[PDB]
Context: one part of a larger RNA, bound to proteins that are not shown
Molecule: 23S rRNA, nucleotides 613 to 1376
Organism: Mycolicibacterium smegmatis
RNA sequence: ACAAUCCGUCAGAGCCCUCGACGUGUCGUGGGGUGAUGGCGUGCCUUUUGAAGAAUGAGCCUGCGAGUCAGGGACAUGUCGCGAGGUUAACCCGGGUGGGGUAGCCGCAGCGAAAGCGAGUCUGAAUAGGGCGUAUCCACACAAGAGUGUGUGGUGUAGUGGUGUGUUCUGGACCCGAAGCGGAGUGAUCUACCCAUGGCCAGGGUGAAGCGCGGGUAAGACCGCGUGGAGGCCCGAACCCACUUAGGUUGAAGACUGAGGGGAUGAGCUGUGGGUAGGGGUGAAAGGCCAAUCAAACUCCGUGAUAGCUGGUUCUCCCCGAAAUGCAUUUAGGUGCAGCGUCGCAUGUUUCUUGCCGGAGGUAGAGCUACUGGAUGGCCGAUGGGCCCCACAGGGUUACUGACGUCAGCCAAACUCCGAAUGCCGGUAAGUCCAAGAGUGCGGCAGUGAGACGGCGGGGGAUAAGCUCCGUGCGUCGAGAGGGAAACAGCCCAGAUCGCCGGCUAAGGCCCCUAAGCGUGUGCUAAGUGGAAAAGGAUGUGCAGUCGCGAAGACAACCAGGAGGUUGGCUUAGAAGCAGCCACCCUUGAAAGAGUGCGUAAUAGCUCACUGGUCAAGUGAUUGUGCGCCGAUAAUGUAGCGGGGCUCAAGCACACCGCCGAAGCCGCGGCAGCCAACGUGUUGGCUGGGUAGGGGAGCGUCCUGCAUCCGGUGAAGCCGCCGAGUGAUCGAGUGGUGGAGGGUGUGGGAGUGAGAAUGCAGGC
Numbered sequence: 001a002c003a004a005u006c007c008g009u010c011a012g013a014g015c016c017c018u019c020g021a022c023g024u025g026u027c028g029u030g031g032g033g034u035g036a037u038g039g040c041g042u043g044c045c046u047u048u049u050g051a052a053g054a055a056u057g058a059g060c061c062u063g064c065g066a067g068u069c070a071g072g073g074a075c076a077u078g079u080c081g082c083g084a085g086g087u088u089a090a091c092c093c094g095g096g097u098g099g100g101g102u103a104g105c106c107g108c109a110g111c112g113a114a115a116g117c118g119a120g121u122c123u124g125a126a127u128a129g130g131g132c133g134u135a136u137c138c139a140c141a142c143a144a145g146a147g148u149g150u151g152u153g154g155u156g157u158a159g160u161g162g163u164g165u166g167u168u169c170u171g172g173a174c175c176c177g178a179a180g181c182g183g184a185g186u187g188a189u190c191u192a193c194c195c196a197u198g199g200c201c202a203g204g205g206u207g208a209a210g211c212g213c214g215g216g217u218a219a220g221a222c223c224g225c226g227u228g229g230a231g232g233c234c235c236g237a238a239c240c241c242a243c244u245u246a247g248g249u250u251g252a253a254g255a256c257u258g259a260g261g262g263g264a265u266g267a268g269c270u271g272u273g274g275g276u277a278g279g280g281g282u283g284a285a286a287g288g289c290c291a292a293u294c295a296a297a298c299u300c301c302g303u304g305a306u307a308g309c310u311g312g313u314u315c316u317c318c319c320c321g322a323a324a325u326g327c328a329u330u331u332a333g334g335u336g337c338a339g340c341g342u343c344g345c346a347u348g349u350u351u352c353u354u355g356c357c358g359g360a361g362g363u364a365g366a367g368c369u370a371c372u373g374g375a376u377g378g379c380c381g382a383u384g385g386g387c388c389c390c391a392c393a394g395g396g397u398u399a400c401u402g403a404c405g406u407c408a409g410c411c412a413a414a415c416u417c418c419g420a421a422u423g424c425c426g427g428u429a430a431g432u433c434c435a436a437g438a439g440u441g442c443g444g445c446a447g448u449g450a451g452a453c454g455g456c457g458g459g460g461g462a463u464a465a466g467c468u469c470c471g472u473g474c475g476u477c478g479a480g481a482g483g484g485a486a487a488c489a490g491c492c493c494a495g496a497u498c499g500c501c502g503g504c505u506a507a508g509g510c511c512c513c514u515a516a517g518c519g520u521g522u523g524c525u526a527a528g529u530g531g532a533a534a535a536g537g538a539u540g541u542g543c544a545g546u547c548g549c550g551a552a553g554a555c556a557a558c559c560a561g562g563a564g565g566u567u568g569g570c571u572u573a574g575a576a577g578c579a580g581c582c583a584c585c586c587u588u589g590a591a592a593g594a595g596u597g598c599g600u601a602a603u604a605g606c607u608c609a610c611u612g613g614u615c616a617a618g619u620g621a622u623u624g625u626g627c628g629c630c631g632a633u634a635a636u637g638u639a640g641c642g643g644g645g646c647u648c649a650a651g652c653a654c655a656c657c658g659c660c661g662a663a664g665c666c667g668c669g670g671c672a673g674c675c676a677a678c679g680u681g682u683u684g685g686c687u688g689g690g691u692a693g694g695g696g697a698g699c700g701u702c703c704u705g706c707a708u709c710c711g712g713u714g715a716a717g718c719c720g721c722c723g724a725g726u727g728a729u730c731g732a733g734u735g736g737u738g739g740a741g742g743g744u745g746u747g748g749g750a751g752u753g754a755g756a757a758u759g760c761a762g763g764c
Base pairs, nucleotide, nucleotide: 008040009039010038011037014034015033016032017031018030019028020027021026022025044057046055059764060763061762062761063760064759069171070170071169073168074167075166076165077164078163079162080161081160082159085106086105087104091100092099093098110117111116120132121131122130123129137154138153139152140151141150142149143148174312175311177309181302182301183300184299185298186297192276193275194274195273196272197271198270199269200268201266203235204234205233206231210227211226212225213224214223215222239263240262241261243260244259245258246257247256278294280290281289282288315698316697317696318695319694320693325338326337327336328335329334339448340447341445342444343443344442345441346440347439349436350438352431353430354429355428356427357426358425359424365418366416367415372412373411374410376408377407378406379405384400385398386397387396389395451477452476453475454474455472456471457470458469459468460467482493483492484491497670498669499668500667502666503665504664508660509659510658511644512643513642517657519656520655521654522653523652524651530646536630537629540627541626542625543624544623545622546621547620548619549618558613559612560611561610563587564586565585566594568582569581570580593608597606598605671688672687673686674685675684676683677682678681699753701750702749703748704747705746706745707744708743709742710741717737718736719735720734721733722731723730724729
Other pairs, nucleotide, nucleotide, family: 012036tHS013035tHS043058cWW044756tWS045056cWW048050tHS049489tWS051055tWS065754tWS065757tHS066312tWS066754tHH067313cWS068173tWS072103cWW083158tSS084107tWS086160tSS088103tWH090101tHS109118tSS111131tSS112114tHS112115tHS119133tWS124126tHS124128tHS135156tWS136155cWW176310cWW178306tWH179305tWH187278tWH187291tHS188191tWS188276tWH188281cWS192282tSS201237cWS202236tHS207229tSS207230tHS208229tHS209228tHS216221tHS217220tHS238264tHS242243cHS248253tWS251252cHS254292cWH277280cSS277290tWS278297tHS279296tHS283286tWS321692tHS322447tSS322691tWH323479tHH324478tHS329331tWS342694tSS360423cWW361422cWW362363cHS362419tWS363420tWH364419tHS367370tWS368371cHS368412tWH371415cWS382402tHS383401cWW388395cWW389394cWW399400tHS416417cHS437673cWS447692cSS452490tHS461463cWS461464tHS461465tHS477489cSS480495tSS480496tHS481494tWS481495tHS481663tWS482662cSS483507tSS493506cSS496689cWS505662tWH506661tHS507661tHS509516tWS515660cSS524626cSS525527cHS525649tWW526647tWS527647tWW528529cHS531645tWW534632tHH535631tHS550617tHS553616tWS554616tHS556615tWW562610cWS565566cWW570575tHS571579cWW573574cSS574576tHS576577cHS576602cHS577595cSS577596cHS578605tWH588592tWW590611cSS592593tHS596607cWW599604tHS600603tHS637639cHS641644tWH645650tWS649651cHS679681cWS698728tSS700752cWS709732cWS711740tWS712740tWS714738tWS714739tWS714740tHS715739tHS715741tSS716738tHS732743cHS755756cHS
């Protein structure tokens, strides 16, 4: 041991142990151990717009591993000494850290290219403007309000040398990491080629020249036969290779094995000794080989090469807190400067909001007979077109094309006779004001310069993209926790100082899961619509608005008909009314249509639109909507409400009544930052999410000056118990183990803190 678990956290039954009390087993201000069960819950780090990520890194532990140091370096800021001065460098004398050492260096006057001049100076022809300089402030005058100047008095001007901190420069300079470059050497025991001197090549075929014989030949050629033993000859072992395939592929082996395969008297194989060396050798040439490595071997050294690139960088808390834009860039993943953070100083509302006032625009919209273009249909009617009488004069007729014009309706990012809202510039009155923790200026230290989605305005694209590029005192994420959206960085709500077993709410919700409503009233829906979709189809249904007729009896159903002129004229075989043209005529009238659909292919017939009837009240048609229907349609499994289920709504709309719900607000308690008040430690008010980053204050480790204390009656280390602090952490509280050194105060100095470097070592 019926159970789907980032392995915890919060609530929690049962059991077990322990400390108290009363007593004799059950509570208690309790404490531990384990945990059935229920709610919530996506590792850490790097790097990213965004990672639980199925992106990187990490098996585990212990030890180790990264902003250091030098310098009269530079800049800034603390602190100290002396102070218009400050200080020495080398050096000399001191068993010392002390004393002498004036050389120099910085301050003390500037302007000018310089000569030079000097509270001035340069430019200039200029008592004529401007530049730089005359610390700074105060006053009194004399001149202009063109930004104040000039002058007389006054005040009087601050540097320098040690040293702490931040940043920086030169150095390996926070740590780790190339491929490669250079100098000097080592290698041909593998392999490449060569040189000397040796060895090997089972067995069997073939049958070259040469010689000899015969035939044949004027003589040859040549043939047949023999001997003969040639050949980068043949078949095939040893030997040397390595074509195919199978196996191996944390192997038996860092190139093998099995089965077959090529050469095998030769450009053959092989032993021993030797030679050629790195931009060099050797190569029957593949950039092959040169010691398991070769488009330039290896070793050491330059050397800690250099990397705009990747990785890593170690304790805590407090306050504040970004950017992913502009400009330039041998630039685009780097950097400089700006913007935007922090700290210090100065100023003090200068900032920001709202009201009012003074402005300049040319966007949205609109308009166009106000321009530039597009562009619709009419109207008159040219000029240019044709024709007549007749000339190519002239005149008129004509589909003429039809300038111009004119009527009416329109269109535009690069059109404008016009024309906002917002925003922007300024002024002004207030607001906020024990705060925005706001502006502005100077300085120290930055990071950033890959952004994302959503709302609104647009370019590119197909008015596609979870696309791309801009604008936005737009938002959120980045750098944001909590609640809702099932889950779900960027959407809605709301900005986490801590605690509470209090309350009120926001977005969203209240049948069960699941906290709170199977809430009330009036209606709608039948589709499980709600709980996806288009053009378009449709007697679904509710409500509202008109219209035609309608008890003088209409719509339906039921009957009698639907005629005479007369088959209207068109090409054809018949258009007759039912292919395709010309359109809408009389008589009976009521009822007859230049005839409505079928079908007779043409007619006929079936019928119909249209008057007569018995019947008995509604009947037909639009328009505005509220909800629904169809169109409807993918591949692991319902699978387009989160589930069960819901129309007896738990669906929709409109009113109303409650409640639940967050780390929001309030209630009560603790802390801290800024500021204020009395006053001199309290109280009060505001505020306290946070990455890069800035500032402040601390914890723990070790070594030391000085001072104290503890320790063989037991130091450190380690293992516990019981406790403590806001955090790093603490325990001169305690036991066990252990066996010789430790604590604390106040200064000084760091090889001062690791979890990540495919980190190093060891143990596992």